Shown are 791 nucleotides from a PDB entry: RNA (23S rRNA, nucleotides 2018 to 2902) from Escherichia coli K-12. An Rfam search finds the family "Bacterial large subunit ribosomal RNA" in it. A reference for the family is Yusupov et al. (2001), "Crystal structure of the ribosome at 5.5 A resolution", Science. The entry is indexed under RIBOSOME, fusidic acid, EF-G, antibiotic, FusB. Among the 50 different proteins in the entry, which are not shown, are 30S ribosomal protein S17, 50S ribosomal protein L29 and 30S ribosomal protein S8. The work is reported in "Structural mechanism of FusB-mediated rescue from fusidic acid inhibition of protein synthesis" (Gonzalez-Lopez et al., Nat Commun, 2025). The organism belongs to Escherichia coli, within Bacteria. It was solved by cryo-electron microscopy to 1.87 angstroms.
Context: one part of a larger RNA, bound to proteins that are not shown
RNA sequence: GAACUCGCUGUGAAGAUGCAGUGUACCCGCGGCAAGACGGAAAGACCCCGUGAACCUUUACUAUAGCUUGACACUGAACA
RNA sequence: UGUUCUAACGUUGACCCGUAAUCCGGGUUGCGGACAGUGUCUGGUGGGUAGUUUGACUGGGGCGGUCUCCUCCUAAAGAGUAACGGAGGAGCACGAAGGUUGGCUAAUCCUGGUCGGACAUCAGGAGGUUAGUGCAAUGGCAUAAGCCAGCUUGACUGCGAGCGUGACGGCGCGAGCAGGUGCGAAAGCAGGUCAUAGUGAUCCGGUGGUUCUGAAUGGAAGGGCCAUCGCUCAACGGAUAAAAGGUACUCCGGGGAUAACAGGCUGAUACCGCCCAAGAGUUCAUAUCGACGGCGGUGUUUGGCACCUCGAUGUCGGCUCAUCACAUCCUGGGGCUGAAGUAGGUCCCAAGGGUAUGGCUGUUCGCCAUUUAAAGUGGUACGCGAGCUGGGUUUAGAACGUCGUGAGACAGUUCGGUCCCUAUCUGCCGUGGGCGCUGGAGAACUGAGGGGGGCUGCUCCUAGUACGAGAGGACCGGAGUGGACGCAUCACUGGUGUUCGGGUUGUCAUGCCAAUGGCACUGCCCGGUAGCUAAAUGCGGAAGAGAUAAGUGCUGAAAGCAUCUAAGCACGAAACUUGCCCCGAGAUGAGUUCUCCCUGACCCUUUAAGGGUCCUGAAGGAACGUUGAAGACGACGACGUUGAUAGGCCGGGUGUGUAAGCGCAGCGAUGCGUUGAGCUAACCGGUACUAAUGAACCGUGAGGCUUAACC
Repeated sequence: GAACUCGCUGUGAAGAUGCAGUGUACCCGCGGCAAGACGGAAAGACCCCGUGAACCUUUACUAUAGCUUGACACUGAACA
Repeated sequence: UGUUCUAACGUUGACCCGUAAUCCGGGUUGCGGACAGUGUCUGGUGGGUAGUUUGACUGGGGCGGUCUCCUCCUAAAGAGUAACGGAGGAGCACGAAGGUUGGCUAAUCCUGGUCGGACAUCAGGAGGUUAGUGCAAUGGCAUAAGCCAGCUUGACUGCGAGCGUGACGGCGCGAGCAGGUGCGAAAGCAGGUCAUAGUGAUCCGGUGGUUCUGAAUGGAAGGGCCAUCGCUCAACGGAUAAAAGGUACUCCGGGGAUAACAGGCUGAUACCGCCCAAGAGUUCAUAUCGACGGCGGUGUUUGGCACCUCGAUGUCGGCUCAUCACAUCCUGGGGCUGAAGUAGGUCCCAAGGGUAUGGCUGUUCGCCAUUUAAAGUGGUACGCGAGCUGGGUUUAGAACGUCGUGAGACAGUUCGGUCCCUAUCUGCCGUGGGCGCUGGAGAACUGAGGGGGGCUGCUCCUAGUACGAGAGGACCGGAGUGGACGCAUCACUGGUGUUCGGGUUGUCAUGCCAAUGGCACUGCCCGGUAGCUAAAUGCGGAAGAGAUAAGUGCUGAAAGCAUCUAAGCACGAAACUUGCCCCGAGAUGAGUUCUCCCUGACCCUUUAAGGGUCCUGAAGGAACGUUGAAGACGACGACGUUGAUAGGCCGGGUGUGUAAGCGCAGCGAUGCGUUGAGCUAACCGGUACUAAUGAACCGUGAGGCUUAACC
C1' cells in the first nucleotide's frame, strides 16, 4: 500500500488478523465500550552523532569601538 | 635651566548688526591661551562589541583511562593477527662504555686466617655461569657479545651486487668497489656500541661551504646545491603562528548504527526447592532447625547485552475495571510432631469462593490505630492515560543551601506551572435484518453446547462431657442468628416526585375591587400520587450423587516372611462430572411433538427439480391504526367495533388541607360560618363519547430422487 481484516499456543527483525499447528466461526446492519490494530496527530524535544546553527559567559584566542599615554602637525614671542 | 606675553586657537560671558531670529555668520569687548582641542603615528586598557575555537577512542555519552616507540604472552610450531586482554619498559647513555691486538673468566657456598662482625681483604676447596651484559623483556653470548691492558679514531668519505619490511612516506640488513686510516708479525678486523626502544614529515627560517643561478651589462641581493641547526608539533603521519566554557531560552540535519521506558536473549545476582549431615534439640542429625560444602528450578529483583521501536512503543502512584498462575492468606482434606486437651509447628493435597477501613507521606512501600475467617504471593507493556487523575517525575518563572570568576549547574531542596482524538477493522456488551434448515404455516419442546453460582463469623446444644493434677477444654453431630456478596421486588419504612395541592416575597397584567395568571433557579418554600428506587424486605450459596487428590486400608503373591498393588477389593476434599439458575437446534450433525392450509386448466420447448398463459390466493403473515409495567431504532406484548387498545367521561381512592362567592364579628389586619371545603398526574373500578375502516398487500394450488419395509 492493497484486503476475502477471528481465538489460542508456537514461530519469526526477538510482543502476529495475515507464518505453523490447532480451535472456533451461516451472510449483513444498528446502539454501545475502548483491550489490540506497537491506533491518528508532529521526519523524538530525551540520548548520541555532525570537524551543524544560534544566543549567552569568561582571567579561551584573535581583533576592535571607546577610554587613556607620548611624538609630530595646527603652534608663536620674550628670559628661564 | 621659570614665568610672563599675545597674535594662532577656545569661549556653551556681554554687547552690536544681518534680523520681524535663544540657529548661524560678521563686528566690538571680556576671559582663557600656545594650553585646550583635533589629524597622523604610538604604548596601555578594552566581553563594550565581533569573528571563532573548545580532539578522538569509549560495550551509549560524561567522568576516569588512553594516544608515539620497545619486550613477552594472548598468536592456533613460517609472517601477520583484536579487545578499556595479561605483564613490564623508552623519550637516553658513552671519545670510551667506540676500533683493534694481547690476555683473562663468573654466582654462591664451605674451611683456615690480625683487628674483622652475617657480609671487606687473604689462602685453599666445592661449584660451574645458578654470574655478567650502562638501562625493560626476550633471544643471544666462552672463539665469549662478559673482564683487563696497550695502541688508537672505521663513531671514516664517495658508492653499492643483492635482499628484508612497509598502501605509501619510509625503515632495515648487506658482501664488494674507490679514496684515505687505525690495530696486528701476519691471516685479518674496523663504515660505532650483543641485538631489538632512546623519536618528529613538510613548510618557514638560521649558520657554514659551493666549477650552479644572477631580470640591460659587470657585480650584488635573492634563489639552488652540499653540510648543519630550530617543534613533549607527546592528540607523537604533525588542521592555525595564535583558542575556554554555558544553554532547562534554545534550533537544524541525522541514528533504534547509540542510552533512558517496556519487550527480547542471558540468569551472575535475586527468589524458591533439593543433596550431604557437623551440630543444636536434657537424651536423640533429620518434631523443629541445620555448619562446611554440593545440585537444580523460576524468570522473579539488581544487573549484563544493545536484537525491536528515535519519519514518537506516554513514563511513578492513585482511580475504574479486571484476568491468569499457585510457590495457598482464609475456608476444605491429610501425614509427622518435642500432637494430653485447647492451641500450635512442619510437610503433602487443594485455585471453588473469599481475601480491611483509617492516621502520616505523591508515594508503591513502611510504620502506626482499629478490624477480619483471612487481610496471600506473583504474571498480565512493573495489566489498565484513543478509560479518568496529574500528587511524584523531567520545559520555560522564582528562591535557598551548595559548586562555579561567570553564563549557569545539582541522582539537593523550595513555591508555581495547557493531559487532544466524532471508533474504519479486530475484540467485547447488547439488539435487529437476510437466507438457510427441501410444500407452506401457527405453537409447544428435546438438550449438543455455553454461561451464572459456589465465601464465611458468632452463639447455643452435644458437654464443663472426652482430655487434664489443675488451669482450662474438644472431635464428631445438631440448631439458631449474623457479615460480605448476588437476584428479585415495592406490601412495608423511606428518597425522588419542575405533570398534584397549599403558603409566601418583589413586580407586571387581566378596566378596577375581589379573584387569578406571567416572570424572578420550579422565584423561594412546605407537603405529596403513580413510576423509578435503597437505606426498605423476600430469596439464594446447599444437601445429595459419581469419579478422585494427598492420604488410609482389606485381601495378597513376586520374595515360604513382610508388603495398600503386582491380580482383585474398600474409603477418601470447597478442586473435577453432576445436582441449582439462565441462554441454547445457524446443534448447517439446522432434531422432536401437536395442530392448520392448499386436491385447477392449458400451451410451448435445447425435455427437465424447464419456461410460460389463464384461473385461483388458503393457512398464515405483513402493513396500517389505538397502544404497553416492552423499548435507543428494530424487536417483543395487548387491542382494532363481533372492540375497554389509548384518550375522554363517570364513580372511587390518594394528596393537599376548610376554595370561590356570600354572610357575620372586628376600626382594621384578620377571624368565624357555609366547609374537612375546593382542587386533585401517571392509581383503582367502570363506561364506546373520540380514535382504532370496508378493503388492499404478501404468501399458493398437494410438495425431488434412490432404496428398504409395510400395506